RNA sequence: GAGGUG
RNA sequence: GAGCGCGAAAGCGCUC
RNA sequence: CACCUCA
Numbered sequence: 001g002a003g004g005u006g
Numbered sequence: 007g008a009g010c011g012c013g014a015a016a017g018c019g020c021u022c
Numbered sequence: 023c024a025c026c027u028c029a
Base pairs, nucleotide, nucleotide: 001028002027003026004025005024006023007022008021009020010019011018012017
Other pairs, nucleotide, nucleotide, family: 013015tHS013016tHS
């Protein structure tokens, strides 16, 4: 920084 | 957490 | 806000 679970 | 909604409840949905 | 992943 992107993808999640909470 | 905030702002709303659904449900008799238990619980669920949406927004940020 | 915490945590997982990323040649």
Shown are 29 nucleotides from a PDB entry: RNA. The work is reported in "Structural Rationale for the Enhanced Catalysis of Nonenzymatic RNA Primer Extension by a Downstream Oligonucleotide" (Zhang et al., J. Am. Chem. Soc., 2018). The depositors describe the entry as "RNA hairpin containing GpppG-oligo to mimic intermediate formed by activated monomer and activated downstream helper". Crystallisation conditions: 50 mM MgCl2, 3 M ammonia sulfate, 100 mM HEPES 7.5.